This is an experimental structure of RNA, together with DNA, with 144 nucleotides shown.
The structure was determined by electron microscopy at 6.13 angstroms resolution and released in 2023.
The entry has 42 different proteins, among them Transcription initiation factor TFIID subunit 5, Transcription initiation factor TFIID subunit 2 and Transcription initiation factor TFIID subunit 7.
The sample was in a buffer at pH 7.9.
The 2023 paper behind the entry is "Structural visualization of transcription initiation in action".
Entry title: Structure of transcribing complex 9 (TC9), the initially transcribing complex with Pol II positioned 9nt downstream of TSS.
[PDB]
Context: bound to proteins that are not shown
RNA sequence: UCAACUUG
DNA sequence: GGTCCGTAGGCACGTCTGCTCGGCTCGAAGTAGACCAAGTTGAT
DNA sequence: CACAACCACCCCCTTTTATAGGCGCCCTT
DNA sequence: AAGGGCGCCTATAAAAGGGGGTGGTTGTG
DNA sequence: TCTACTTCGAGCCGAGCAGACGTGCCTACGGACC
Numbered sequence: 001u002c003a004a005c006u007u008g
Numbered sequence: 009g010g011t012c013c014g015t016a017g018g019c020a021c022g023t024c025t026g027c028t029c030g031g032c033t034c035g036a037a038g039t040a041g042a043c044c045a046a047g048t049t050g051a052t
Numbered sequence: 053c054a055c056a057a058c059c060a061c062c063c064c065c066t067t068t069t070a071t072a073g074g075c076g077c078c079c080t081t
Numbered sequence: 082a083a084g085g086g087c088g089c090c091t092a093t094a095a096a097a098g099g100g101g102g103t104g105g106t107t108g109t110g
Numbered sequence: 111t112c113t114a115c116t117t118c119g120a121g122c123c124g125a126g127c128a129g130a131c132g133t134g135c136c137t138a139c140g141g142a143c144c
Stems, first nucleotide, its partner, number of pairs: 001051005007045002009144001015138001018135012031122007040113002053110013067096015
């Protein structure tokens, strides 16, 4: 830097 | 001899008929935005 | 964009020699 | 089919002179 | 995934505008009448 996964 | 009036021809003015310029008016098309914070790991 | 065709520079070719191991091809049983 | 023998490959130095391949080139539709 | 905003093209449409046919004006000679 990107991705995904959660928390309200 | 004097006075009056018409009649047509040229030219010009203006009502109708066709182009062109500007304006407006509608379609469609490339540009911008799309919540707040927080926590992990995982990869390259 | 790598598909040519265009520089260079280097390696290889050969010969000679001893050595020993390794390996291939042909001959023999 | 299988083993053995003969023969070849390889490195090692060095020189000779030249063909061939091999990375660095720049330009093509 | 709207959805709402600029621009721009093309179109197109009108009007308007400009050109042209047809009438009127002014200006004069000719003819007729007094």